Shown are 20 nucleotides from a PDB entry: RNA. The entry is an ensemble of 10 models. The PDB entry is titled "NMR structure of RNA duplex". The structure was determined by solution NMR and released in 2008.

RNA sequence: GCAGAGAGCG
RNA sequence: CGCUCUCUGC
Numbered sequence: 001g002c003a004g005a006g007a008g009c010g
Numbered sequence: 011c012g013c014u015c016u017c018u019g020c
Stems, first nucleotide, its partner, number of pairs: 001020010
Other pairs, nucleotide, nucleotide, family: none
C1' cells in the first nucleotide's frame, strides 16, 4: 500500500 | 461508496 471483519460517522 | 479507528492476512 492492498484484502477481510468490527464498530463510528457522511 | 468514502473517511476514522481496531484486529488479522499479504